[PDB]
Context: bound to proteins that are not shown
RNA sequence: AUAGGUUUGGUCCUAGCCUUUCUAUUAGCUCUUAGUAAGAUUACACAUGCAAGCAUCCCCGUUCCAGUGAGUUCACCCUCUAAAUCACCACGAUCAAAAGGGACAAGCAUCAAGCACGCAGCAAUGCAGCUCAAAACGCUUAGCCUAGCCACACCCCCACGGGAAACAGCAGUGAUUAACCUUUAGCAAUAAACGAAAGUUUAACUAAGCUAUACUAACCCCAGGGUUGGUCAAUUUCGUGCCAGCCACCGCGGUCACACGAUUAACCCAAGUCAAUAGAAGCCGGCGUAAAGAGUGUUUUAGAUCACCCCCUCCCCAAUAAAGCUAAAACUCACCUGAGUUGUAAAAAACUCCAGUUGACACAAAAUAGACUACGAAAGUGGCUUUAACAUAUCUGAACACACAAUAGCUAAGACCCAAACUGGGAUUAGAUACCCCACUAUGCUUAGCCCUAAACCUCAACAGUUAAAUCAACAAAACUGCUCGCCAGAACACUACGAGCCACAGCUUAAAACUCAAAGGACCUGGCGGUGCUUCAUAUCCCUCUAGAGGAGCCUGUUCUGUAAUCGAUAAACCCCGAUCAACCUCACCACCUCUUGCUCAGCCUAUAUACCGCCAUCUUCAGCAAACCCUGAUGAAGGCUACAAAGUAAGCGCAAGUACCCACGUAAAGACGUUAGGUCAAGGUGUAGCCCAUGAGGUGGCAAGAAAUGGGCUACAUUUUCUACCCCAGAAAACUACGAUAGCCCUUAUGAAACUUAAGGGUCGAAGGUGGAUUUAGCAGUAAACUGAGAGUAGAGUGCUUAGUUGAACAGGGCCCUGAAGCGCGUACACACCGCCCGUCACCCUCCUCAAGUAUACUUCAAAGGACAUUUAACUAAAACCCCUACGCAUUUAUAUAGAGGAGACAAGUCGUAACAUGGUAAGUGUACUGGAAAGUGCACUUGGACGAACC
Numbered sequence: 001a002u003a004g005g006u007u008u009g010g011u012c013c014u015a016g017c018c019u020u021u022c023u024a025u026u027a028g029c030u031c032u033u034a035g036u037a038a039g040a041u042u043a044c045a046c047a048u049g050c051a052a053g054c055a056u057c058c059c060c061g062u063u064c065c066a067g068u069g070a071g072u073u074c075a076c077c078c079u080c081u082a083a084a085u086c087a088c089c090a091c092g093a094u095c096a097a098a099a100g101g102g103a104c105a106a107g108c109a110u111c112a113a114g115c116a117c118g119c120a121g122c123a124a125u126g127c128a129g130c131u132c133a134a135a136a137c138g139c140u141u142a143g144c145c146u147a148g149c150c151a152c153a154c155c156c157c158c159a160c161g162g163g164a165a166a167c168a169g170c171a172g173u174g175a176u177u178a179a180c181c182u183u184u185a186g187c188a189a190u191a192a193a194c195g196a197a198a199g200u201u202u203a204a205c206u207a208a209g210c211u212a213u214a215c216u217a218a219c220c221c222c223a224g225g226g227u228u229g230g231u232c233a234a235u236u237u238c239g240u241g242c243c244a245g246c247c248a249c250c251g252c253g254g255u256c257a258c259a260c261g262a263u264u265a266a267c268c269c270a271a272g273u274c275a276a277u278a279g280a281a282g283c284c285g286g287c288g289u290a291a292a293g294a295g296u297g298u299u300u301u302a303g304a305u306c307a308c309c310c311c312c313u314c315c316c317c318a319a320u321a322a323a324g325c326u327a328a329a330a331c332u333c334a335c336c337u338g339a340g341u342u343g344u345a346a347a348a349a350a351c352u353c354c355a356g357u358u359g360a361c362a363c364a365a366a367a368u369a370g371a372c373u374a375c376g377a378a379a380g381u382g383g384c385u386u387u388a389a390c391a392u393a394u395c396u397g398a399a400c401a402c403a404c405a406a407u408a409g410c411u412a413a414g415a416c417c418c419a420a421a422c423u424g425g426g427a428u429u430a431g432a433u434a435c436c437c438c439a440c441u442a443u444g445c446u447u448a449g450c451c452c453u454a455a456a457c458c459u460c461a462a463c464a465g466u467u468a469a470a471u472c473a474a475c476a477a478a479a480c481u482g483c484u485c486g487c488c489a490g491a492a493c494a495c496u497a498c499g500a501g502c503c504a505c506a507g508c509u510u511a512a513a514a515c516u517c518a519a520a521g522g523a524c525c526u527g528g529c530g531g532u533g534c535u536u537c538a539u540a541u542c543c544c545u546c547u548a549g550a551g552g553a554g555c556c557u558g559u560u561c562u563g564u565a566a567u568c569g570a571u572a573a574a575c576c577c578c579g580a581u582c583a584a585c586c587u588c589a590c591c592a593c594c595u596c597u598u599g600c601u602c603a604g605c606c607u608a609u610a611u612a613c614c615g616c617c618a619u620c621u622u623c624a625g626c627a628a629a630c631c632c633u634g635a636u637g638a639a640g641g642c643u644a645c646a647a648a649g650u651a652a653g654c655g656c657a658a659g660u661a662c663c664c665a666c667g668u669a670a671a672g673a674c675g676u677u678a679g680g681u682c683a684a685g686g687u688g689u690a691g692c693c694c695a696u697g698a699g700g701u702g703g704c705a706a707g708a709a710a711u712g713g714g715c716u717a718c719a720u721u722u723u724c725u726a727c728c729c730c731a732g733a734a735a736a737c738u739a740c741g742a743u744a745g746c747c748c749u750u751a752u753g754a755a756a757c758u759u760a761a762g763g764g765u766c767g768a769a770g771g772u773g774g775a776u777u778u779a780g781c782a783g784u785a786a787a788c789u790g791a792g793a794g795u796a797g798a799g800u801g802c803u804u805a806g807u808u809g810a811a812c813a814g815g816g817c818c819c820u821g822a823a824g825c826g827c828g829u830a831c832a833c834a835c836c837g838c839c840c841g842u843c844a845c846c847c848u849c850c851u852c853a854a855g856u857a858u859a860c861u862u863c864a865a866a867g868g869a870c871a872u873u874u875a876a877c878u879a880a881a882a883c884c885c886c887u888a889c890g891c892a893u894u895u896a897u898a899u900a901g902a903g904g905a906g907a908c909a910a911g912u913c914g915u916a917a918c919a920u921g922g923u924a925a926g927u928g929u930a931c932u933g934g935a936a937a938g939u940g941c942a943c944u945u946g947g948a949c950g951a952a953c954c
Stems, first nucleotide, its partner, number of pairs: 001020001003019004009525005021280006028273002032218006038211002042175001044174003048171003053060001067152003076102004081096001084094003105141004113131002117129001118127003143149002154163003182208001184207003190204001191202004224269005229250003237262003245252002285488003288475002293485001295404004302396003320388006326366001332360003336356003340351002372382001374381002409450006418444002423439004457946001461484001463482005490517002499510004526832002528829003532826007542816003546780005553716008561707002568579002590703007604692002607690003613686002615681003618677001620675001625654002629650002631641003661668002718773001722734004740770001745765007786808007835921001837918001840914002843911001847906006856898004862892001863890001866887003873881002924945009
């Protein structure tokens, strides 16, 4: 500025940073010509040459020009008045010193006091004043107000005298800096000097040399530099794989990079390009919550118009100070009685010299009134009485002047009911330096002095007015005008360091910088979450309850670990008889060895990526929501959209529902959207990207698939409601070391197969653990659970698995919101990856910066801006001679740099201890102050809401 980018999940506000524009130096890369302008980084040191002569001697000039920017209010105006020019005495004019008056840079007030800085008088001397927050006195920085001016001229401000030996004249050189012009010519022009002059001299100057620093113009041939994610004009393909690198800000790179490197193309400017640096633009805006009204009142010099006029301010209630007083409740004492009292979610410890009734009884604290809203400057003030007593006839006016100022705290002396930091004990806990219980102190009180702080906030300044206009970002306690004082200009560092002041000494007030960052902050929207409130509930369901189980044993079958030359996948809920309705070879994807190379395929790959996907699914769902298209509300912000005696919603479609299947309209199936978990599956198959191609492909033979250990699921048992037989419900036996109990082990046979120690079935033999199962845990609301009996899928065969039909057939279902969870309506929120969130401190480890600090070293500032000595001669028929002092500076003073050592602060992908904060954050948070503790922090006292208390009665 016509603005732009950037805080957040998002919005609005505020705010810093940066971008775009224009110059100047320096750097990189590059560069053709002509004209012109301009041109050391350094007050550092300088080789060599030149830069002042002129002229009849005297004089004049060399005091200028040229140079530099060290120092720094000597530059300007006025008054007065020298020198100089006007040939000369004038004259005034012009020009311009010294002196007098006025004016005149920046930053710092953490430089606030300077220390003689004034006046009167003829003098002597008297007076004690003078400057200063309207900025004295000081420190630091810098040439300035540019037709030019000021200052300096090696240093000691000066230059008698010292150090000492001078380019800040031109050309040139060394060193130094990011900074880099020729050791040309001529006095021809102008200017200056000198001369009466012709003229002479001049590194002033003129005319050339060098240099993209700039301007102008040009060029047949001849273009480079930067940039291309957004801001911001402009990228193709590869390489790289949070590596290498990039970025002005926001950011990019983690295996599909328009942001890196190369390459291609494009964009901008162009003999330049643009990397670094510096400058250019700088206050009329704010102060409830973003930085800001500084705890309170008064006044000064001043300011304001709110002063006069023009209704006006006048009592009383809990101001303040002093003295006195005491109703209720404690403490203590006494008597009587009792054996316990105290403590709480629940205990322990404690007390029993205890407890209850009654009586006597404070230097403590002040129910009800008060639903009042008063007093006081604020802090504060609410029992009773009395005395004194509550400034100002305009307003404003101080971190510091003056006087006050809760709580805590300090010093000294007292008081003792209760409370109570600290401390001790009890308990809790992983720990508990806390939260809970008990005891007791400082302290709370009085008196006399200090201290001077608060979320001292009603975070809203005093006085005077307004309710109309644009009312108004949001929230809060509606928006404004006049006037004045105070205050604030990104976050953090920092209620810090240093300085200064203070009865303060671990203090208070005032209050920075370096390094760091691109945000921080205020207020909202939506969601999530809350050891969040209220209400209503859950129907195999949250608790109580009902029935049968799992965790113990054996066996079967998964998984994990270990093992093996020897797959893979699943693997909180939502894995674990899961892909498999199934592995001896085959299956097969594994291992070893061997073999093949256009290969069963116009090849192949069970190679990588389920975080590229289709396909098929798990999960909330034992849900009811998702939602196009419109409309309206919020000042047209993220967003929001209901009341039926209705107030802004209408709503296609999808899901639910309805229908359908099974035996009904019941029940059970099926169904179940959008999304959530980058949930599962590249190994069903397909497929994007990448990789292999005499091998990561294809084929053959053989082989592994175990159990130290742990664990899920299931099966069978431990028996008498049982075991065996007959039977399929009127039986006989069995019934503890020959009982119950293996579907295990061993042997044998059979079945399937080419192949069986292995798979299955049967028989024999064998007779083990187990005696009803710890913490914990699963399922079921009825033809269910429980028990029992068939069938099927798949195999050549193979499960104690899976799917499915049937039989017998229960118990409880009633209370509850205590525990969990849901819904409705609220509240809170520092979370948004959304509580499996965020987040604080010590310790450890580390990078940067800073502070403190015994000494020591180096450099720098100041002194003299001072004081003390010293004699008038000779000479004088024109007139002259003579005149010549000495004291300082000490490593003393001023300001910095370096640091043995001692600490802070900030930053910094993945350390340790706890969990302080954010939800009532699990003890609401915080302020001041005190004490205490590894650490965040805990506790006392007062204060704050920047917490809440569920908002008719009941």